[PDB]
Context: bound to proteins that are not shown
RNA sequence: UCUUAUUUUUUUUCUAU
RNA sequence: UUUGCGCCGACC
DNA sequence: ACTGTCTGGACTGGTCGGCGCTATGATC
DNA sequence: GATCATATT
DNA sequence: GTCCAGACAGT
Numbered sequence: 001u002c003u004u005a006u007u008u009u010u011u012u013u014c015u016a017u
Numbered sequence: 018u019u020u021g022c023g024c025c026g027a028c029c
Numbered sequence: 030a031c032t033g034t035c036t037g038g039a040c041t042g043g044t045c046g047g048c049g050c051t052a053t054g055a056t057c
Numbered sequence: 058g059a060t061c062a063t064a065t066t
Numbered sequence: 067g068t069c070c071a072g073a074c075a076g077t
Base pairs, nucleotide, nucleotide: 021050022049023048024047027044028043029042030077031076032075033074034073035072036071037070038069039068040067052063053062054061055060056059057058
C1' cells in the first nucleotide's frame, strides 16, 4: 500500500424415369 | 452412320 | 513528282473410282 | 518384360 | 510458277 473486459431459444427427404 | 492431308487417274 | 522494287493473293465447277498416312527414346 | 512425357520452329 | 495490284525507297 493497487489500475483499464465481457455472457444465452424459430428451414424439411436416408433418395429417383 | 470415320475425318483430315496429300497424290494419281478419268468424265462432263 | 516519276520509277523500279518488294510484298501479297488467286489460279472454272461438279462427279466416279482407288491408295495411303496420321510415335517414340527412356524408365523400373 | 510394360509404361510415359515429349514430340523444331 | 505467272501475273496483276498495292505499298515503298530512290532520284
Description: Entry title: Cryo-EM structure of Thermococcus kodakarensis FttA-dependent transcription pre-termination complex containing 44 nt RNA. An RNA, together with DNA: 77 nucleotides with solved positions. The work is reported in "Structural basis of archaeal FttA-dependent transcription termination" (You et al., Nature, 2024). The entry is indexed under RNA polymerase, pre-termination complex, FttA, archaea, TRANSCRIPTION. Method: cryo-EM, resolution 2.5 A. The entry became public in 2024.